[PDB]
An RNA structure with a sequence from Enterovirus A71, in which 41 nucleotides are resolved.
The PDB entry is titled "HnRNP A1 Alters the Conformation of a Conserved Enterovirus IRES Domain to Stimulate Viral Translation".
NMR data were recorded at pH 6.5 and 303 K.
C1' cells in the first nucleotide's frame, strides 16, 4: 500500500462546550466528536 473477517461495544487516550469550587494554576460532573480488533501478501 492492497485484500479478507467480526464489532462499533465502549475501557482507555485526545479535543470542543456547559454546570460546580478557588482569584488563577488545576480539580470535579455531564455531553458531543475523533482514535477498533483479528487474519493474509
Nucleotide at each position: 500500500g492492497g485484500a479478507u473477517c467480526a464489532a462499533u461495544a465502549g475501557c482507555a487516550g485526545g479535543u470542543g462546550u456547559g454546570g460546580c469550587a478557588c482569584a488563577c494554576c488545576a480539580g470535579u460532573c455531564a455531553u458531543a466528536c475523533c482514535u477498533u480488533g483479528a487474519u493474509c501478501c